[PDB]
RNA sequence: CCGCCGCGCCAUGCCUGUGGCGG
RNA sequence: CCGCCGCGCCAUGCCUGUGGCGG
Numbered sequence: 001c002c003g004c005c006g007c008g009c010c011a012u013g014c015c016u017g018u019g020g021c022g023g
Numbered sequence: 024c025c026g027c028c029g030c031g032c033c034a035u036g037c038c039u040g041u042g043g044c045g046g
Base pairs, nucleotide, nucleotide: 001046002045003044004043005042006041007040008038010036011035012034013033017030018029019028020027021026022025023024
Other pairs, nucleotide, nucleotide, family: 009037cWW015032cWS
């Protein structure tokens, strides 16, 4: 450096949930 | 119920971040 697995960051979601606010 | 702002679990993408294995 590469491939695979995991963790962590960043971004995105339709993420059955949950705290609020609006229609 | 739908939308928005968060938090959780999950998912998608990325990383010359990081532990493990292999080349």
Entry title: Regulatory motif from the thymidylate synthase mRNA. An RNA structure, in which 46 nucleotides are resolved. Released in 2011, the model rests on X-ray diffraction data to a resolution of 1.97 angstroms. Primary citation: Dibrov et al., Acta Crystallogr.,Sect.D (2011), "Structure of an RNA dimer of a regulatory element from human thymidylate synthase mRNA".